[PDB]
Context: bound to proteins that are not shown
RNA sequence: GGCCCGGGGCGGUUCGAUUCCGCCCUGGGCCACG
Numbered sequence: 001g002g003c004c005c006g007g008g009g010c011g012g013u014u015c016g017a018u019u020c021c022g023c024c025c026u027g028g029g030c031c032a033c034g
Stems, first nucleotide, its partner, number of pairs: 001031012
């Protein structure tokens, strides 16, 4: 740095959002034979 799993906050979009689009923190796991 990328991926998986989990918490705490928000923005936007929507008739309707935990459930779409995204942004902050944050715990652990994994990958790039080594």